[PDB]
Context: bound to proteins that are not shown
RNA sequence: CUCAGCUUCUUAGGAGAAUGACGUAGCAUGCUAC
RNA sequence: GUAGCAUGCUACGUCAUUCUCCUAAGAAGCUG
Numbered sequence: 001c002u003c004a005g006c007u008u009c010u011u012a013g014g015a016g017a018a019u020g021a022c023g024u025a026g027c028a029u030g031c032u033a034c
Numbered sequence: 035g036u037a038g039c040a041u042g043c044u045a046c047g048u049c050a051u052u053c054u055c056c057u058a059a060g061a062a063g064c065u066g
Stems, first nucleotide, its partner, number of pairs: 003066010014055021
């Protein structure tokens, strides 16, 4: 010194979503050259 | 038609955060 339930806070990890941004591939259009 | 540049869009790689979900760990509270 137990068996479960819920809640708050903190840390670490993963995934997803939202927005911001870079790079590459492709498509629409625009422009310089031939 | 090729080379280069610009605007927009789709996809992928990369990050920036915010939010959601959750996997675990720690601290605490309440309930029988």
Molecule: Template RNA (55-MER); Product RNA (35-MER)